[PDB]
RNA sequence: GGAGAGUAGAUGAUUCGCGUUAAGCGUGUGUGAAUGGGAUGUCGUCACACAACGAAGCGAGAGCGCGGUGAAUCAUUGCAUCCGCUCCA
Ligand code: FFO
Numbered sequence: 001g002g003a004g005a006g007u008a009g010a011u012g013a014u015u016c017g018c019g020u021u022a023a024g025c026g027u028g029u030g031u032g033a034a035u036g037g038g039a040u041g042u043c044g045u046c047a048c049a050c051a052a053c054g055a056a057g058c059g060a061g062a063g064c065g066c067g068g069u070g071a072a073u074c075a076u077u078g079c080a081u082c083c084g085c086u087c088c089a
Stems, first nucleotide, its partner, number of pairs: 001088004009077009018067003027051007037083005057064002
C1' cells in the first nucleotide's frame, strides 16, 4: 500500500404475548443515555417529559381477526473521523 472482520440499529419470517375498557406504534418540541477492540460523534438509535393525532371487531365454543402492537429466535443487512486488530503484498 491492498483486502477483510466487527457497533447502534434496519427488513423479513416464525413463535409466544400485549392492547382492542386503546395501551402501544408513528409525529412534534425539549432533556438526557448508550453506540465495531480504543478515542470521538449525529442530520443515526434509544429512554423520559410535554404536546397533537389516533382504531376493527367477532364467534355457541375450541378460537378467528384487527394494531404503521412488544419480546425472543433465525435469515438478510449494517459506523462517519482517527487509531488498533486479521489476512495479503
Ligand atoms: N451506526 C451508528 N452507531 N450510528 C450511525 O449514525 C450509523 N450510520 C451509518 C452506519 N451505522 C451507524 C454510518 N454513518 C456515510 C456512510 C455512513 C455514515 C454516514 C455517511 C447512519 O446513521
Method: X-ray diffraction, resolution 1.95 A. The entry became public in 2011. Solved structure of RNA (Tetrahydrofolate riboswitch), 89 nucleotides shown. Trausch et al. published it in Structure in 2011: "The structure of a tetrahydrofolate-sensing riboswitch reveals two ligand binding sites in a single aptamer". An Rfam search finds the family "THF (Tetrahydrofolate) riboswitch aptamer" in it. About the family: Tetrahydrofolate (THF) riboswitch was first reported for Ames et al. as an RNA motif in 5' untranslated (5'-UTR)regions of folate transport and biosynthesis genes in Firmicutes genomes. The literature on the family includes a 2011 paper in Proc Natl Acad Sci U S A by Huang et al., "Long-range pseudoknot interactions dictate the regulatory response in the tetrahydrofolate riboswitch". Gene Ontology term of the family: tetrahydrofolate metabolic process. The depositors describe the entry as "The structure of the tetrahydrofolate riboswitch containing a U25C mutation". Crystals were grown from: 2,4-methyl-pentanediol, spermine, sodium cacodylate, sodium chloride, dithiothreitol, pH 7.0, vapor diffusion, hanging drop, temperature 303K.